Record summary:
Primary citation: Pikovskaya et al., Nat.Chem.Biol. (2011), "Structural principles of nucleoside selectivity in a 2'-deoxyguanosine riboswitch". Shown are 68 nucleotides from a PDB entry: RNA. It is bound to guanosine (GMP). It comes from the structure "Crystal structure of the 2'- deoxyguanosine riboswitch bound to guanosine".
[PDB]
RNA sequence: GGCCUUAUACAGGGUAGCAUAAUGGGCUACUGACCCCGCCUUCAAACCUAUUUGGAGACUAUAAGGUC
Ligand code: GMP
Numbered sequence: 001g002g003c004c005u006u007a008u009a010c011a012g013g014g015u016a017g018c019a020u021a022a023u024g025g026g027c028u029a030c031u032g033a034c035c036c037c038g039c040c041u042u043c044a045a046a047c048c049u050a051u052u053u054g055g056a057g058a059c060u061a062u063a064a065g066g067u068c
C1' cells in the first nucleotide's frame, strides 16, 4: 500500500436564505466533535401553505483485526 470484515460517524439530519413546483416535495450556506472526499441507491409507513420516520445497502474517513 491492496483485499476482506468489524467498530465509530450520517440522517442530506438540524437551522437559514432562496425557489412555489405535484413526471413535484428542490438548490445553496452554515451546522452535523477532531473543518478529508461526500451526504448516494432502494424498499416501507404517514404525510404535503416545498417531508418527517423506519429497513436494507453504497462512498469516504478514522480505529481494531484478518489477509498478502
Ligand atoms: O468521521 C468522519 C467524518 O465524516 C464525520 O465526522 C462526518 O463529518 C463525516 N461522515 C459521517 N458519516 C459519513 C459517511 O457515512 N460517509 C462519509 N463520506 N462521511 C461521513
Base pairs, nucleotide, nucleotide: 001068002067003066004065005064006063007062008061009060010038013031014030015029016028017027018026024048025047032039040057041056042055043054044053045052046051
Other pairs, nucleotide, nucleotide, family: 011032tWS012013cHS012031cWS019050tWS021024cSS022048tWS036060cWS

Crystallisation conditions: 0.05 M Na-succinate, ~3.0 M ammonium sulfate, 0.5 mM spermine and 20 mM magnesium chloride, pH 5.0, VAPOR DIFFUSION, HANGING DROP, temperature 293K. Ions in the entry include magnesium and sulfate. An Rfam search finds the family "2dG-I riboswitch aptamer (M. florum)" in it. The entry is indexed under three-way junction, riboswitch, 2'-deoxy guanosine, RNA. The structure was determined by X-ray diffraction at 2.61 angstrom resolution and released in 2011.